RNA sequence: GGACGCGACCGAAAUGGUGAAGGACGGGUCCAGUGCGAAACACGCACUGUUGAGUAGAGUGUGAGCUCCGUAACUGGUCGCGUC
Ligand code: 2ZZ
Numbered sequence: 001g002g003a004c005g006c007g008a009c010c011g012a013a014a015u016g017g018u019g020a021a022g023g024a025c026g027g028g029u030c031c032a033g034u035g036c037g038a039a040a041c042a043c044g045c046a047c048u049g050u051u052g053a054g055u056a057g058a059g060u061g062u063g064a065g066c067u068c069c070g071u072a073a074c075u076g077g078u079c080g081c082g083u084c
Stems, first nucleotide, its partner, number of pairs: 002084009011074001014071004019066001025063001029053002031049007
C1' cells in the first nucleotide's frame, strides 16, 4: 500500500425552529362568466377566467420548496492514530 478499530472533519435521508416570496410551487376558499340539478337570486355540481384575489394571511393547511439557525439515521468521503 490494503483490511479491521477509534476519533475528527465534510457530506447526508430525516426532522424541529425561523421569514421572505402570490400565482411560473401548489391546494383550499371567495369572486366573475357559462352550462347543469324541475333552479336567473340563494344552495349544489361541472367547465372557463389570475391583464379575477393578501405573501400583515381574511385557512380546522399559511401545505410544499426556499432563506436562515439547530438535532440527525448512515450506505458516504477525507485526514490522523492504533493494530495486522
Ligand atoms: O386565496 C386567495 N386569497 C385570499 C387571495 C387574496 C387568493 N388570493 C388566491 C389566488 C390564486 C391564484 C392567483 C391569484 Br392573483 C390569487
The depositors describe the entry as "Crystal structure of an RNA aptamer bound to bromo-ligand analog in complex with Fab".
An RNA structure (Spinach RNA aptamer), in which 84 nucleotides are resolved.
The work is reported in "A G-quadruplex-containing RNA activates fluorescence in a GFP-like fluorophore" (Huang et al., Nat.Chem.Biol., 2014).
Crystallisation conditions: 8% Tacsimate pH 7.0, 16% PEG 3,350, 0.1M cacodylate pH 7.1, VAPOR DIFFUSION, HANGING DROP, temperature 298K.
Method: X-ray crystallography, resolution 2.45 angstroms. The entry became public in 2014.